Context: bound to proteins that are not shown
RNA sequence: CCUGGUAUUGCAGUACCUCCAGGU
Numbered sequence: 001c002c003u004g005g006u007a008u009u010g011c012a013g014u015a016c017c018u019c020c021a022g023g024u
Stems, first nucleotide, its partner, number of pairs: 001023005
C1' cells in the first nucleotide's frame, strides 16, 4: 500500500493515525 471485516459521528490547522486477519 492492497483485500475482507470492524470501531469511531467527533468544530479544525497536521511527522503518522481505529482495530482484527490475510496479501505484497
Entry title: CRYSTAL STRUCTURE OF THE SPLICEOSOMAL U2B''-U2A' PROTEIN COMPLEX BOUND TO A FRAGMENT OF U2 SMALL NUCLEAR RNA. The RNA from Homo sapiens has 24 modelled nucleotides. The organism belongs to Homo, within Eukaryota. Crystallisation conditions: 50MM NACL, 9MM MGCL2, 0.25 MM SPERMINE, 0.25% N-OCTYL-BETA-D-GLUCOPYRANOSIDE, 50MM TRIS-CL PH 7.3, 1% PEG600. The entry also contains U2A' and SPLICEOSOMAL U2B'', not shown here. Price et al. published it in Nature in 1998: "Crystal structure of the spliceosomal U2B'-U2A' protein complex bound to a fragment of U2 small nuclear RNA". Keywords: COMPLEX (NUCLEAR PROTEIN-RNA), RNA, SNRNP, RIBONUCLEOPROTEIN, RNA BINDING PROTEIN-RNA COMPLEX.